[PDB]
Context: one part of a larger RNA, bound to proteins that are not shown
C1' cells in the first nucleotide's frame, strides 16, 4: 500500500421480572321476582288518602309524634338493662318500688287537604255570633259554632184570590280517596286483508256513571221432540274449530245434548171480592143502608168515584174470587145501627212455628279450656387426640330424638345460642257460635166436593220504519233489543217451537227480592322456589320516584363486601399539609376505614437479544 473485521442507541421492537390503574371473576347479601295457604276486603264532615311546618339537652336526613309533640293514661305480657336510627362524641339521667320493649283500648291531635265561616298563589290571610279570660278602655287571648245541596218536619204564602214559587227554623244524610275484580253506557287507530272502503283489529285501548265484599244472573210467557223427556241461575269440561258465517276473501264461530261444583225444583206481591178510613162530586135531606124475622128510633149522607191500610189470593193437569153442600174440633167476654136469637171482626191465658234470615226488624243478657290481636316453656357433649388465630375440620368416644326445620356462634354444630317437635297462655278489644229475654206469625176455627159471573201486572204485547246484537255481514231471518209511529185481548186468552199457515206440544210476559258453587289482591300473617345475586333482580340492596332534566304533563339515574373482633396504626422520623418510613395491632396490613378476590385494556421501571 491493497484487503478483511467486532464496538454506537437519540430513540424504537420483542421476551421476562416487577409495580400502578382499573374494577372483571370467584364466593356472598339487611334487596328483589314468581307463587302457595290463610286473614281482611273498604277509609272519610267524630275531617279521609296524602302532605306542610314543627317536635329530642346539642346541626341535618330517615323514623315516631303534634304546642300533652321519639310522647300522655289504663289494662295485659315480659324482664334487666335503657335514653329510635344514620352515628358517634359531650352533657345529663331513669331502672326489681319493674324502666326500655310488645299487644289492646283511650287522650292530645297545629296547618293544608272533599276542606266546608269568607278569601286564597295548598299548607296563609281576614272575620261573625255565643260563653269565658285580660285591660283604666280599645287592643289581645281560649273554647265552641257559622259552607253548599238533597230529603223529613214545623211557620209564612209574592205577583194574585185559590194558591203556588219562594222565604224562615229544626233535624238527618251527601260530597273525597282507593291496586285489582263487577255492572251499565260511549268507543278508536296503528294492524291484518301482501293495495283498500265491507270486514278485521275489537267492543280491544281509552273514557263516563256506579258498586260490593264479591258483583251480575236467577225461580220459566225455558228447553225438547212425539221420549208417559229434562226442569231457576251462575261457573268449569266437552260438543267443536264442528254446524254455520264470511268482499264465502283475511277471517269469525255457536247452541242443544252430555259430565261436573252447588244447592234454596227458594220467597213475596198486584188484580178480582170483603172491611175500613179519608179525600172529591152529592143528598130523596127520607123510608135509608144493616145476612134475617120481630119492634123502635130515623141517615155508614142515599149514592158515585179515587187513594191508603187490613184481610184474600199467588196459578199452568190452569189457578183464584163470587155465590153452592155434609162433620165440626183452644175458654169466655166485647163489638157487630139498636134489644131478642142467629152472620163476620176483635181482645185477652193458650199452645205451635219460625227470627236477625231472601222470606219485617231492633235492643239486650248468660255462657263456651271457641278463634284473632302480645307471649312462655321445651331433650341431649365444658368429651378426649390432633391442625389451627379461632373447631363448627379430621380420628375416636358418649348422648337426645314426638326435636337430624332453619339460622347464628371466629371454618361443615341434633347435644353452644335463638329456636324446632310437642305443649301451655289473654285482662281488654274484636270475630264466632249456643242458651235465654225479645220479635213476629198461626190457630171466631179445618177438609175435599157440586154448578156460573168476575180476575189473572196497558200506552204493554203485537204491527211498521230505521238501527243494535245474536254462529247468522239483510239474507227466506225467527229469538232478544233501542228510537219513532200505530196500537189488543183476560184463558173455546196470549207467547215460543229459525219466514209463514194449520194441528200438536211447552209455558204463563208486561211486579219485585234472593244464599252457594265464580273473579280479584291495596293491605296483614306464614311459608316455598332444578327464581335473580349488584350492568342481574323492582326504576329503586345506597339520599329512589331521590339527585337531576322539563314551563308543564312528564322523564329519570349512579352508588353493596376491612377484619373474627376496631384490636382503625400509641410513639418516633421526612414533609406546610397530602403522603409515606420505622414501631406497634392482627392469622394475615400481597386486609390500612382509597379497605375480600383483584382479570384485561391502559401506564411505568429494571434486565436479556435486537435495531
Nucleotide at each position: 500500500a491493497a484487503g478483511u473485521g467486532u464496538u454506537u442507541a437519540a430513540g424504537g421492537g420483542c421476551g421476562c421480572a416487577u409495580g400502578g390503574u382499573g374494577g372483571a371473576u370467584g364466593c356472598c347479601u339487611u334487596g328483589g321476582c314468581a307463587c302457595u295457604g290463610g286473614g281482611a276486603g273498604c277509609c272519610g264532615a267524630u275531617g279521609a288518602a296524602g302532605g306542610a311546618c314543627g317536635u329530642a339537652g346539642g346541626a341535618g336526613g330517615c323514623u315516631g309524634c303534634g304546642a300533652u309533640a321519639a310522647g300522655c293514661c289504663u289494662c295485659g305480657g315480659g324482664g334487666a338493662g335503657c335514653u329510635g336510627u344514620c352515628a358517634a362524641c359531650c352533657g345529663a339521667g331513669c331502672g326489681u318500688u319493674g324502666a326500655u320493649c310488645c299487644g289492646a283500648g283511650g287522650a292530645u291531635g297545629u296547618c293544608c287537604g272533599a276542606a266546608u265561616g269568607g278569601g286564597g298563589a295548598a299548607a296563609c290571610c281576614c272575620g261573625g255570633c255565643a260563653c269565658g279570660a285580660g285591660u283604666g278602655a280599645u287592643g289581645u287571648c281560649g273554647u265552641g259554632u257559622c259552607a253548599c245541596c238533597a230529603g223529613g218536619c214545623g211557620c209564612u204564602g209574592a205577583a194574585u184570590a185559590u194558591a203556588u214559587a219562594g222565604g224562615c227554623g229544626u233535624c238527618u244524610g251527601g260530597g273525597g280517596g282507593g291496586a285489582a275484580c263487577g255492572c251499565g253506557g260511549g268507543g278508536a287507530a296503528g294492524u291484518g286483508a301482501a293495495a283498500c272502503a265491507u270486514c278485521u283489529c275489537a267492543g280491544u285501548a281509552c273514557c263516563c256513571g256506579u258498586a260490593g265484599g264479591a258483583a251480575g244472573a236467577g225461580a220459566a210467557a225455558a228447553c225438547a221432540a212425539a221420549a208417559u223427556g229434562u226442569g231457576a241461575u251462575u261457573c268449569c269440561g266437552u260438543g267443536a274449530g264442528u254446524a254455520g258465517u264470511g268482499g264465502c276473501g283475511a277471517g269469525c264461530g255457536a247452541a242443544a245434548g252430555c259430565g261436573g261444583a252447588g244447592g234454596a225444583u227458594g220467597g213475596c206481591u198486584a188484580a178480582a171480592c170483603c172491611g175500613u178510613a179519608u179525600g172529591c162530586a152529592u143528598g130523596u135531606g127520607a123510608u135509608a143502608c144493616c145476612g134475617g124475622g120481630u119492634a123502635g128510633g130515623g141517615g155508614u149522607u142515599g149514592u158515585g168515584u179515587g187513594u191508603g191500610c187490613g184481610g184474600g189470593g199467588u196459578u199452568g193437569u190452569g189457578g183464584g174470587a163470587c155465590c153452592u153442600a155434609u162433620c165440626u174440633u183452644u175458654c169466655c167476654g166485647g163489638c157487630u145501627c139498636u134489644a131478642c136469637c142467629u152472620g163476620g171482626c176483635u181482645g185477652g191465658a193458650g199452645g205451635g212455628c219460625a227470627g236477625u234470615g231472601a222470606g219485617a226488624a231492633a235492643a239486650u243478657g248468660u255462657u263456651g279450656u271457641g278463634g284473632u290481636u302480645a307471649g312462655c316453656g321445651g331433650a341431649a357433649a365444658u368429651g378426649g387426640c390432633u391442625u389451627g388465630g379461632g373447631a363448627u375440620g379430621g380420628c375416636c368416644u358418649g348422648c337426645c330424638g314426638u326435636a337430624g326445620a332453619c339460622g347464628g356462634u371466629g371454618a361443615g354444630a341434633g347435644c353452644c345460642c335463638g329456636g324446632u317437635a310437642c305443649g301451655u297462655g289473654a285482662a281488654a278489644a274484636c270475630c264466632c257460635g249456643a242458651c235465654g229475654u225479645c220479635u213476629g206469625u198461626c190457630u171466631u176455627g179445618a177438609u175435599g166436593g157440586u154448578g156460573u159471573u168476575c180476575c189473572c201486572g196497558a200506552g204493554u204485547a203485537g204491527c211498521a220504519g230505521c238501527g243494535g246484537g245474536c254462529c247468522c255481514g239483510u239474507g227466506g231471518a225467527a229469538u232478544c233489543u233501542g228510537c219513532u209511529g200505530u196500537g189488543a185481548a183476560u184463558c173455546u186468552g196470549c207467547c215460543g217451537g229459525g219466514a209463514c199457515c194449520a194441528c200438536c206440544c211447552g209455558g204463563u210476559a208486561a211486579g219485585c227480592c234472593u244464599g252457594a258453587a265464580u273473579a280479584c289482591u291495596u293491605c296483614c300473617c306464614a311459608g316455598u322456589g332444578a327464581c335473580c345475586g349488584a350492568u342481574a333482580g323492582c326504576g329503586g340492596a345506597u339520599u329512589a320516584g331521590u339527585a337531576c332534566c322539563g314551563u308543564g304533563a312528564g322523564g329519570g339515574a349512579a352508588u353493596g363486601g376491612u377484619g373474627a373482633a376496631a384490636a382503625g396504626u400509641a410513639c418516633c422520623c421526612c414533609g406546610g399539609g397530602a403522603g409515606g418510613g420505622g414501631a406497634g395491632u392482627g392469622a394475615a396490613a400481597g386486609a390500612g376505614u382509597a379497605c375480600c378476590u383483584g382479570a384485561a385494556a391502559c401506564c411505568g421501571u429494571g434486565c436479556g437479544c435486537u435495531u

Keywords: Ribosome, Methyltransferase, rRNA modification, 50S, TRANSFERASE. An RNA structure (23S rRNA, nucleotides 2 to 612) from Mycolicibacterium smegmatis, in which 611 nucleotides are resolved. The entry has 33 different proteins, among them 50S ribosomal protein L23, 50S ribosomal protein L34 and 50S ribosomal protein L13. Entry title: M. tuberculosis ribosomal RNA methyltransferase TlyA bound to M. smegmatis 50S ribosomal subunit. Ions in the entry include magnesium and zinc. Primary citation: Laughlin et al., Proc.Natl.Acad.Sci.USA (2022), "50S subunit recognition and modification by the Mycobacterium tuberculosis ribosomal RNA methyltransferase TlyA". Rfam match: Bacterial large subunit ribosomal RNA. Its family is annotated with structural constituent of ribosome and ribosome in the Gene Ontology. The literature on the family includes a 2001 paper in Science by Yusupov et al., "Crystal structure of the ribosome at 5.5 A resolution".